[PDB]
Context: bound to proteins that are not shown
RNA sequence: GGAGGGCAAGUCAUGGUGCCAGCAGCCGCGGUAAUUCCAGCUCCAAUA
Numbered sequence: 001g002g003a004g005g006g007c008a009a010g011u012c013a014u015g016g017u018g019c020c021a022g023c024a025g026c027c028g029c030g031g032u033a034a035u036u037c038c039a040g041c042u043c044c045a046a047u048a
Stems, first nucleotide, its partner, number of pairs: 001044003004027002010041001012040001014039003022029002
């Protein structure tokens, strides 16, 4: 700084949220069993 695709990496049967808060470079995620939100864990990338 990420883990749906591009773009390397979760097939967690995890908790909260319920088109709300928010994510999203472009596809698109979200309307109660979210692989893209909040967060835990574990992973990936470059690494003073």
Molecule: 40S ribosomal RNA fragment
Organism: Oryctolagus cuniculus